[PDB]
Context: bound to proteins that are not shown
């Protein structure tokens, strides 16, 4: 990569953790 959880408050955010 993919899957599963947990996270997102006028966007370093199609993201970030944690496994497998």
């Nucleotide at each position: 990569a993919g899957c599963a959880c947990g996270g997102c408050u006028g966007u370093a955010a199609a993201c970030c953790g944690u496994g497998c």